[PDB]
RNA sequence: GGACUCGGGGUGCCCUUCUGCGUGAAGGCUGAGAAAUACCCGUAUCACCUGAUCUGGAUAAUGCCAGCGUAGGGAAGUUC
Ligand code: TPP
Numbered sequence: 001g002g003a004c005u006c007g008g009g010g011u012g013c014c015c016u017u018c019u020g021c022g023u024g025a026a027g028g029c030u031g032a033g034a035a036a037u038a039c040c041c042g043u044a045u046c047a048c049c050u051g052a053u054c055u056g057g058a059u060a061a062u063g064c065c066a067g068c069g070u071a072g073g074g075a076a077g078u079u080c
Stems, first nucleotide, its partner, number of pairs: 001080005006042004011036001012029003016026003048073003054067004
Other pairs, nucleotide, nucleotide, family: 007075cSS008047tSS010033tSS010038cWW012034tHS012062cSS013061cSS014015cHS019023tWW029061tWS030034tWH031033tHS032039cSS041075tWS044075tHH047074tHS051069cWH052068tWS059061tHS
C1' cells in the first nucleotide's frame, strides 16, 4: 500500500439579499469537506478534539494564517 469487514471525525464565520426587528433561507469566505451520505481519518510530528471566552497577525468576519504543537487526548482487526 491493496482487499474484506467495521470504526472515528468536523460542519463555523457574515460585507450583501429575501425582510423594519426576530427567524430561517439565499448568496459570500476559508477548506478535502461548512450537512454530503459526500469528504477526511483509524496508532498517529494529516482526521479530529482539549488547553481556548488563550496568544500574535490578517480579515467584513471566523476554529482565516501562525504560536501553542515532535504537547496531551484520539478510532483497526484480519489477510496479502
Ligand atoms: N469543518 C469543516 C466541515 N470545514 C472546515 N473548513 C473546517 C472545519 C475548518 N476547521 C475548523 S477547526 C479545524 C478546521 C480545518 C481543525 C483545527 O484547526 P485550527 O482551528 O487552525 O487549530 P490548530 O491550529 O491548533 O490545528